[PDB]
Context: one part of a larger RNA, bound to proteins that are not shown
RNA sequence: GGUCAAGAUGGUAAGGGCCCACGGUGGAUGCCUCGGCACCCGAGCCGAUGAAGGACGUGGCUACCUGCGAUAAGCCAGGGGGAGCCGGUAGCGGGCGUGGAUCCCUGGAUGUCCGAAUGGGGGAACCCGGCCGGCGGGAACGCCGGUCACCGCGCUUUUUGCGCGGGGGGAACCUGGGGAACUGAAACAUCUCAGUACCCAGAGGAGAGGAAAGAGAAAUCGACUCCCUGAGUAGCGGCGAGCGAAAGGGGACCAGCCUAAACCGUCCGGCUUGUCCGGGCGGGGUCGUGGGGCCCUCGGACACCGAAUCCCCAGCCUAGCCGAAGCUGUUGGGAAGCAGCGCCAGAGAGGGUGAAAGCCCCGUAGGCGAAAGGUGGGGGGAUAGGUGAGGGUACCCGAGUACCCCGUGGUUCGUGGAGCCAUGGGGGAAUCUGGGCGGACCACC
RNA sequence: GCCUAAGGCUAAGUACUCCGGGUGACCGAUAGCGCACCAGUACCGUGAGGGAAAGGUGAAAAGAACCCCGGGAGGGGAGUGAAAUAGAGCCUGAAACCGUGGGCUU
Numbered sequence: 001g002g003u004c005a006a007g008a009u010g011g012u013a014a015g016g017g018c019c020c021a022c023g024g025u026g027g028a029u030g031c032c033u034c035g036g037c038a039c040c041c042g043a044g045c046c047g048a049u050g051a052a053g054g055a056c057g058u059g060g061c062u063a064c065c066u067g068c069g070a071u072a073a074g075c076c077a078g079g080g081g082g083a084g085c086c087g088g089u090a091g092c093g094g095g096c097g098u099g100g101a102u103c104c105c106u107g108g109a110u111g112u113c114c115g116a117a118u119g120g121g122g123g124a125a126c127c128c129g130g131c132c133g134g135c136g137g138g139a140a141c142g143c144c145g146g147u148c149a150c151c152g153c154g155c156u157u158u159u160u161g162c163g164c165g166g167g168g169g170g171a172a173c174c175u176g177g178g179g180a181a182c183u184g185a186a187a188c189a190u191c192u193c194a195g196u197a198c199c200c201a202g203a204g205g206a207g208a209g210g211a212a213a214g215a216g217a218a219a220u221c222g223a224c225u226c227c228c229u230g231a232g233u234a235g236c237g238g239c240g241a242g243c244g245a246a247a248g249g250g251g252a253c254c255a256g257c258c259u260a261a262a263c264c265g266u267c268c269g270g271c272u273u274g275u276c277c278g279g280g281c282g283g284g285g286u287c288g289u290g291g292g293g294c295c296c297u298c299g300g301a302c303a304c305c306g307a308a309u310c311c312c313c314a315g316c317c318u319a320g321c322c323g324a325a326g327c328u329g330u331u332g333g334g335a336a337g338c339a340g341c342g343c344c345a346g347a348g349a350g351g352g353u354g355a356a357a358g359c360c361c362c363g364u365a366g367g368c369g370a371a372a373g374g375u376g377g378g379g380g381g382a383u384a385g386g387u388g389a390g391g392g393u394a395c396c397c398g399a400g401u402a403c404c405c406c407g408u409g410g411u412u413c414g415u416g417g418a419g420c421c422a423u424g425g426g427g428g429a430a431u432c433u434g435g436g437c438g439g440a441c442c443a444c445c
Numbered sequence: 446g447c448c449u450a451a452g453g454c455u456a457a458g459u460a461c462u463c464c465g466g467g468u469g470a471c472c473g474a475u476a477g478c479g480c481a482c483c484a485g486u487a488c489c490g491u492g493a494g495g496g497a498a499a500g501g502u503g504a505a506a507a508g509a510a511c512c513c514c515g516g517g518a519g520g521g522g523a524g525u526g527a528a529a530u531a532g533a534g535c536c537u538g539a540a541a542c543c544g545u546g547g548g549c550u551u
Base pairs, nucleotide, nucleotide: 015551016550017549018548019547020546021545022544023543024542030536031501032500035472036471037469038468039467040466041465042464043462044461045169046168053114054113055112056069057068058067060092061091064088065087075108076107077106078105079104080103084096085095086094119128120127121126129148130147131146132145133144134143135142136141150166151165152164153163154162155161173204174202175201176200177199178198184191188238214221215220225252226251227250228249229248235243236242256454257453258452259398263283264282265281266280267279268278269277270276288432290397291396292395293393294392295391296390297389298388305385309382310381311380312379313378315375316374317373318372320368321367322366326341327340328339329338330337342359343358344348350362351361352360403427404426405425406424408422409421410420413439434449435448436447437446438445488495489494508535511522512521513520514519
Other pairs, nucleotide, nucleotide, family: 013014cHS013015cHS025541tHS026540tHS027538tSS027539tHS028538tHS029537cWW033473tHS033474tWH036477tSS044205tHS047116tWS048118cHH048167tWS050116tHS050117tWS050118tWS051117tHH051168tSS052115tHS054125tSS057072tSS059062tWW059065cWH059087cWH062064cHS064483cWS066073cWS078371cSS079319tSS079371cHS081102tHS082083cHS082100tWS082101tHS083097tSS083100tHS084101tSS106372tSS114124cSS122124cSS136138tHS138140cWS149167tWH157159cWH170204tWH172205cWW172461cSS173460cSS174207tSS179195tWS179197tHS180196tWH181194tHH182193tHS183192cWW184241cSS185240cSS191240tWS191241tWS191414tWS195196cHS204206cSS206459tWH209224cSS210223cSS210456tHS211255cWS211256tHS211455tWH212222tHS213402cWS213435tSS214447tHS215447tHS216217cHS216218tWS217438cWS223457tWW224458tWW230247tHS231246tHH232233cHS232244tWS233245tWH234244tHS235412tSS237240tHS237241tHS240414cWH241414cWW252458cSS253457cSS253458cSS254456cWS255455tHS255456tWS256308tWS260286tWH260397cWS261396cSS262292tWS287290cSS288449tWW290432tHS299301cWS300301cSS300388tWH304386cWW304387cWW306384tHS307383tWH311381cWW314376tHS319369tHS319371tWH323347tWS323365tHS324344cSS324347tWS325358tSS325359cHS331335tWH332334tHS332355tWS334354tSS335337tHS346365cSS349363tHS353357tWH370371cHS370372cWS376378cHS394395cHS399430tHH400401cHS400428tWS401429tWH401451cSS402428tHS411419tWW413416cWS413418tWS416417cHS416418tHS423424cHS430451cWW462463cHS462464cHS472476cSS473481tWS474481tWS474500tHS476481tWH479484tSS480484tSS480499tWS484498tHH485486cHS485496tWS486497tWH487496tHS490492tHS490493tHS502506tWH502531cSS503505tHS503507tHS503528cWS504527tHH505526cWS506529tWW507525cSS507531tWW508532tSS509523tWS509532tHS510523tHS515517tHS515518tHS524532tWW525529tWH526528tHS526531tHS
């Protein structure tokens, strides 16, 4: 070779793990941005001449956006600008432009219906009317144009009315009327949050405030507002948590004016015409060294000042325009890269161009520009207004007010020694010799 | 001592920012406005009111004639392009997740 008893080790993956590679899924990450955000300038009202915001429409073809209104992706005129145009949007199908289109700026015109909404209704975007006019055959019917709400004020013979205004919207900002709570007090009532949030009304491009009955200790300051400071001071305070000034000083800005009364005037009114009462308008007069009135004397004279009103002008805003200086070679899909040799710069900010560019494009420094509308706080001019001293008379100098009391608000002030400012209730003056204030009150200053 | 109540007006210096502009040791698509995009929209609510997501081909559409499989979708050649796993479900294309193939293992 191969029968045969024991021993013994290997591949095997239905499926599954880990590693590697390549994909699917998903949309992080980097880069990009013409959107956002913040500050600073600028600028700041619109509305019955119908706003803001909408409805429905509007294209040769048109869902939506944008525009626009039945003249409807537009109509007229002036300025701009200079080759292309009829939006996002191609196409289909047609048109326009150097005889200057499209496009940008100013003015205009058209502008359905709703909306304060206003002829009247109404469930906004719909419905129904009066009157005057027009259209169609037009009396009926319908369409078109115009006009017709309410409130206030003004004249007006209260009559017929008419004129002028109001209304509604606006991001936030402003003033006024009203006005919380969580929360804090390590519980909670006074207190706090907070005169906040918010609701209401009214302003305007700003609003408020404002020309001392002020501060408040100096013989003192001089309207108001806003900033710095004073100062977390003075105070307030279940003297708790907490709240929290002003004078002064430094800045910004700078500005002061009109009335009421006396007295005169005149017009209308009432009347017991009367040297009168009342109303309206013109003058007059405006302040704290108190002023002003009326009366007597002074001379009481160009003037001189001068708007916040009006007119002109500059300037600004709303479209725009001029604006230096580089080529070649090279790698590359592409040059602005690298290289070679140049150039401008009152311009080297920035963006774009196939990647990295002062000199390619658009810009940038520097300059220029308005027929029209807006503005105009500056410059010019006018107009309104403004401007004396002395004397004597005692005429006037803001009433249910000051002032007192009651009840409350505000202030730093919570009832406190509690003044000041304000005022719901009661009482209730004076006109310079008057009145308020300087923290109860009194005197003085 | 200070000041003259009970009439009124009064520029500027001040406040804000819908709006135009200039700047940024401001953001860079979950950020920045709620919205970079046909957003106070879709959608939700009777109503007052609430209220988003969602950006990127390429220098240029040159956006793939034509042929092939197929009903279309989709793909394969061809072509364009510097590049086509830049092909429009488009820059980059992470991770979870899913799949094919290989090595070692059970």
Entry title: Complex of 70S ribosome with tRNA-Tyr and mRNA with A-A mismatch in the first position in the A-site and with antibiotic paromomycin.
An RNA structure (23S ribosomal RNA, nucleotides 1 to 525) from Thermus thermophilus HB8, in which 551 nucleotides are resolved.
Rozov et al. published it in Nat Commun in 2015: "Structural insights into the translational infidelity mechanism".
An Rfam search finds the family "Bacterial large subunit ribosomal RNA" in it. Rfam 15.1 lists 51,934 matches to the family in 10,816 species.
Among the 47 different proteins in the entry, which are not shown, are 50S ribosomal protein L23, 30S ribosomal protein Thx and 50S ribosomal protein L28.
It was solved by X-ray crystallography to 3.05 angstroms.